[PDB]
RNA sequence: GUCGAGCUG
RNA sequence: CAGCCGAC
Numbered sequence: 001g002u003c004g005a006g007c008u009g
Numbered sequence: 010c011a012g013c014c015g016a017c
Base pairs, nucleotide, nucleotide: 001017002016003015004014006013007012008011009010
Other pairs, nucleotide, nucleotide, family: 004006cWH005014tHS
C1' cells in the first nucleotide's frame, strides 16, 4: 500500500 | 480519513 474481528477521533 | 490490531 490492500483490506476487515476491531478501536480512537 | 490518520493511525493502531492483524492479515495479503